[PDB]
Molecule: RNA HAIRPIN RIBOZYME; RNA SUBSTRATE
RNA sequence: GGAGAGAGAAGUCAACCAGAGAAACACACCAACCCAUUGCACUCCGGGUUGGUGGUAUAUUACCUGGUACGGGGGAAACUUCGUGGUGGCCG
RNA sequence: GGCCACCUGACAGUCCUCUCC
Numbered sequence: 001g002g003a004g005a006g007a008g009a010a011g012u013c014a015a016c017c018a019g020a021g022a023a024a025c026a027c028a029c030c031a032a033c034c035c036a037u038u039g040c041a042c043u044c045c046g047g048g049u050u051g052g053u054g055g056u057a058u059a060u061u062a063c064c065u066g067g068u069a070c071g072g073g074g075g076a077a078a079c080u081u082c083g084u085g086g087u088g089g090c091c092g
Numbered sequence: 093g094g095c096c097a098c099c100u101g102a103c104a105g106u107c108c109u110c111u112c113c
Base pairs, nucleotide, nucleotide: 001113002112003111004110005109006108011103012102013101014100015068016067017066018065019064025105027054028053029052030051031050032049033048034047035046069084070083071082072081074079085099086098088096089095090094
C1' cells in the first nucleotide's frame, strides 16, 4: 500500500427482520476570491469563505413495500384494520 | 403530539489502536 478487527468523531435515525432507498455528516479534489507568506528547493501538501464534483456511501437511519413481536378496533371464523425507544425541562 | 439538552442503541468514507499479507 492492501486485507481484517477494535474503538469512535460528525451527522441522520428509533419495537424488530427483509427488500428497495435517499439525505445529513466526514473526507478528497477543482474554481474564484480573502488572509498569511520575500520563502534556497529537488518525498505531494498553508489557513479561511463561497460554489462545484467524487466514492465497491454500490452504506443505512429517514421514506416506501412486505412480514414478525405486543396494543387498540371490527368480524362466527377466515381475515382485515390503525399504533409501537429511556429522562428532565420548555412550548397553548 | 411538538422544541433543546441528555441517555441507550442502530449506522460508521476522517483519525487512532491491533492482527495478517